Context: bound to proteins that are not shown
RNA sequence: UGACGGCUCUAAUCUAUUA
DNA sequence: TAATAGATTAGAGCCGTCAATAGA
Numbered sequence: 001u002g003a004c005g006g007c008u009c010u011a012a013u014c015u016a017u018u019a
Numbered sequence: 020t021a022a023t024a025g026a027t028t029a030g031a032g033c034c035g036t037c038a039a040t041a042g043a
Stems, first nucleotide, its partner, number of pairs: 003036012016023002
Other pairs, nucleotide, nucleotide, family: none
C1' cells in the first nucleotide's frame, strides 16, 4: 500500500551581488 | 543583520491505465 507514470502546487538550501 | 537570483533539492497531492467519443 495493488503498481507505475505524467503533471500541478508548496517549501528550503548553496554559490553571487546589492546595506 | 535585508533586497533579487541561477542551480539544486525535497515534499505533497491528483489523475490514467480500456475503447468509442468527442471534438476532432